[PDB]
An RNA structure (tRNA Pro) from Escherichia coli K-12, in which 77 nucleotides are resolved.
The work is reported in "Time-resolved cryo-EM visualizes ribosomal translocation with EF-G and GTP" (Carbone et al., Nat Commun, 2021).
It holds a match to the Rfam family "tRNA". From the family's description: Transfer RNA (tRNA) molecules are approximately 80 nucleotides in length. Their secondary structure includes four short double-helical elements and three loops (D, anti-codon, and T loops). Further hydrogen bonds mediate the characteristic L-shaped molecular structure. tRNAs have two regions of fundamental functional importance: the anti-codon, which is responsible for specific mRNA codon recognition, and the 3' end, to which the tRNAs corresponding amino acid is attached (by aminoacyl-tRNA synthetases). tRNAs cope with the degeneracy of the genetic code in two manners: having more than one tRNA (with a specific anti-codon) for a particular amino acid; and 'wobble' base-pairing, i.e. permitting non-standard base-pairing at the 3rd anti-codon position. On this family, see Lowe and Eddy, Nucleic Acids Res 1997: "tRNAscan-SE: a program for improved detection of transfer RNA genes in genomic sequence". Rfam 15.1 lists 5,335,975 matches to the family in 14,413 species. Gene Ontology term of the family: triplet codon-amino acid adaptor activity.
It comes from the structure "Post translocation, non-rotated 70S ribosome with EF-G dissociated (Structure VII)".
Lineage of the source: Bacteria > Pseudomonadota > Gammaproteobacteria > Escherichia > Escherichia coli.
The structure was determined by electron microscopy at 2.9 angstroms resolution and released in 2022.
The sample was in a buffer at pH 7.5.
């Protein structure tokens, strides 16, 4: 540069294919146990899908359009 492929809770991961309500584990909080801390055991919160703009009654999802990080290769004379 062009092609592909990603962005989701503090963190790393799912759902998106095939449109109505977004999970998962740590973390994080309360409370328990202990002299007291880890550990462990209950209990509970948290996000709303990078961002913008269409399609639809309705978009994390379908298009697009940048952004931001990967991966591929930008070659013969």
């Nucleotide at each position: 540069c062009g092609g592909c492929g990603a962005g989701u809770a503090g963190c790393g991961c799912a759902g998106c294919u095939u449109g109505g309500u977004a999970g998962c584990g740590c973390a994080a909080c309360u409370g328990g146990u202990u002299u007291g801390g880890g550990a462990c055991c209950a209990g509970u919160g948290g996000g709303u899908c990078g961002g913008a703009g269409g399609u639809u009654c309705g978009a994390a999802u379908c298009c697009u359009c940048u952004c931001u990080c990967g991966c591929c290769g930008a070659c013969c004379a």